mRNA, together with DNA: 94 nucleotides with solved positions.
The PDB entry is titled "E. coli 70S-RNAP expressome complex in collided state bound to NusG".
Among the 53 different proteins in the entry, which are not shown, are DNA-directed RNA polymerase subunit alpha, 50S ribosomal protein L25 and 30S ribosomal protein S18.
[PDB]
Context: bound to proteins that are not shown
DNA sequence: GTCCTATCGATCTTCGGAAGAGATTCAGAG
DNA sequence: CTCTGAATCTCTTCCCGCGCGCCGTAGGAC
RNA backbone atom coordinates (compact mmCIF):
# COMPACT_ATOMS: atom_id res chain seq x y z
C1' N A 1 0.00 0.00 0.00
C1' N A 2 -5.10 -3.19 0.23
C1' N A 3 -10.05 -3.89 -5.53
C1' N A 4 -14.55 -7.06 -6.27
C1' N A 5 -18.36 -10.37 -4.97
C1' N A 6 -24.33 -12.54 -11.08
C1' N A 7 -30.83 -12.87 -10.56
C1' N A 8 -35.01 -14.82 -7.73
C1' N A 9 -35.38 -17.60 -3.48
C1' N A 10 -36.81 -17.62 3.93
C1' N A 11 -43.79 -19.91 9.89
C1' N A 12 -49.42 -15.23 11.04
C1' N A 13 -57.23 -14.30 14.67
C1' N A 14 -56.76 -19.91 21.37
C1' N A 15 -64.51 -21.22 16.60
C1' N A 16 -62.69 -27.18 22.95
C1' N A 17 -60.49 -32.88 25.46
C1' N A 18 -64.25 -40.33 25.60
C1' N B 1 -69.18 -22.78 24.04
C1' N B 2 -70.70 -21.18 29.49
C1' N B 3 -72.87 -24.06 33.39
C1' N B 4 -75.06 -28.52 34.51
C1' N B 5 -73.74 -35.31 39.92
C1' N B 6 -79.24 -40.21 41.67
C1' N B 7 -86.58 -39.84 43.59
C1' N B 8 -91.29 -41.53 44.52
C1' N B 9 -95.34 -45.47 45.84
C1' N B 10 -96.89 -50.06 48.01
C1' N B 11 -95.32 -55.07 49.45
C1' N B 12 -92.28 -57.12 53.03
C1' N B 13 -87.81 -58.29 56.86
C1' N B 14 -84.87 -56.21 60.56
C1' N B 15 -83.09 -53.20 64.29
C1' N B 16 -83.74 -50.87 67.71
C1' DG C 1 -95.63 -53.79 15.88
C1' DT C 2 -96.15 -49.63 16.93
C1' DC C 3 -99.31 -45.80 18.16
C1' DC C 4 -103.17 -44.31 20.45
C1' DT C 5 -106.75 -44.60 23.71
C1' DA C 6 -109.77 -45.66 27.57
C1' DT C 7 -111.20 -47.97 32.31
C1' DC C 8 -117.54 -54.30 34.80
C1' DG C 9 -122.16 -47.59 30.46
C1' DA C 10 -123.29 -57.69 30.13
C1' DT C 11 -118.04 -57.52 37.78
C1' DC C 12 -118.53 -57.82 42.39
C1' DT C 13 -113.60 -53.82 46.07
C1' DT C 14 -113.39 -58.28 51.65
C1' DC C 15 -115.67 -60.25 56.37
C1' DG C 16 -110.16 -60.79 61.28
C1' DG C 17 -111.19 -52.70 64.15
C1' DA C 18 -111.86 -50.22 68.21
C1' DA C 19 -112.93 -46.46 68.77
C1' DG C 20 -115.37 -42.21 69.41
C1' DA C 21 -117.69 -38.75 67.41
C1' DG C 22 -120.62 -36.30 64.93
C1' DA C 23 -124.74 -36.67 61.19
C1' DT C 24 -128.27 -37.88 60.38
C1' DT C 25 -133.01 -41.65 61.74
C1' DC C 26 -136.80 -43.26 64.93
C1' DA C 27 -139.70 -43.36 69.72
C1' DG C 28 -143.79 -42.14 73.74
C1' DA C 29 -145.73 -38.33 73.37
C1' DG C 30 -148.39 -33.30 75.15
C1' DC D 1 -147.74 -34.17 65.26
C1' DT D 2 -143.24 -33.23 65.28
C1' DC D 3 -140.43 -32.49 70.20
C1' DT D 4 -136.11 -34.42 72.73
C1' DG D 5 -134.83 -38.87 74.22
C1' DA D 6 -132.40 -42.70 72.00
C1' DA D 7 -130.16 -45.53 66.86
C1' DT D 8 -127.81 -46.31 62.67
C1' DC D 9 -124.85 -44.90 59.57
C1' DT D 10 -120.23 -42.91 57.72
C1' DC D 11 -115.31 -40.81 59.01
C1' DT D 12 -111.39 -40.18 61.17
C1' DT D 13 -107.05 -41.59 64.84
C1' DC D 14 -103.75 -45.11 65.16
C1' DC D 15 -94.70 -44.14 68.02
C1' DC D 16 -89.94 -42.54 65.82
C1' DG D 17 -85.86 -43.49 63.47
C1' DC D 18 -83.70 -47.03 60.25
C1' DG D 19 -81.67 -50.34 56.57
C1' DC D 20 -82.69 -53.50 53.43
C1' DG D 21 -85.20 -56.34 49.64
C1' DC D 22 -88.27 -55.81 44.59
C1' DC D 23 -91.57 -54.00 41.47
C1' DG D 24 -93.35 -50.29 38.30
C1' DT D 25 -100.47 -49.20 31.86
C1' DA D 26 -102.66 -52.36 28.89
C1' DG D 27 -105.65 -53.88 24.95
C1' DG D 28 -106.94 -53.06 20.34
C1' DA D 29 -106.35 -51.02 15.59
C1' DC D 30 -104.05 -50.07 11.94
RNA sequence: UCAUGUUCACAUACACAU
RNA sequence: ACACAAACGGCGCGCG
Description: The 2020 paper behind the entry is "Structural basis of transcription-translation coupling and collision in bacteria". The reconstruction used 45,774 particles. Ions in the entry include magnesium and zinc. The structure was determined by electron microscopy at 3.5 angstroms resolution and released in 2020. Keywords: Transcription, Translation, Expressome, Ribosome, RNA polymerase, GENE REGULATION.